[PDB]
RNA sequence: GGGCCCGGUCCC
RNA sequence: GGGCCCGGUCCC
Numbered sequence: 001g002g003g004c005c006c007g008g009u010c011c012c
Numbered sequence: 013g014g015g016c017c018c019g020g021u022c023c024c
Stems, first nucleotide, its partner, number of pairs: 001024003005020004010015003
């Protein structure tokens, strides 16, 4: 750096 | 609910 997931703010 | 983003573990 790519992805999955978890939590969160926010947008809809 | 979905999404953006922020942090994180995990996979790569």